[PDB]
C1' cells in the first nucleotide's frame, strides 16, 4: 500500500 | 443493488 470477510454508521 | 467511513480478522 492493496483485496476480501465480519461488525457498525452515512449517503445514492 | 452500490459506494464511502470507523473498527476487527484473513490473505497479498
Ligand atoms: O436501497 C436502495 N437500493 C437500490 N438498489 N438503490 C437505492 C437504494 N436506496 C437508494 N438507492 C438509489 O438511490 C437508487 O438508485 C435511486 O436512484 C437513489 C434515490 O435514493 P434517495 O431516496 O434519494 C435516499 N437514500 C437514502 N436516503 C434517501 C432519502
Nucleotide at each position: 500500500a492493496g483485496a476480501c470477510u465480519u461488525a457498525a454508521g452515512u449517503c445514492u
An RNA: 24 nucleotides with solved positions. Crystals were grown from: 10% MPD, 0.040 M sodium cacodylate pH7.0, 0.012 M spermine tetrahydrochloride, 0.08 M sodium chloride, 0.02 M magnesium chloride. Entry title: RNA duplex with 2-MeImpG analogue bound-2 binding sites. Released in 2017, the model rests on X-ray diffraction data to a resolution of 1.5 angstrom. The work is reported in "Structural Rationale for the Enhanced Catalysis of Nonenzymatic RNA Primer Extension by a Downstream Oligonucleotide" (Zhang et al., J. Am. Chem. Soc., 2018). It is bound to 5'-O-[(S)-hydroxy(4-methyl-1H-imidazol-5-yl)phosphoryl]guanosine (8OS).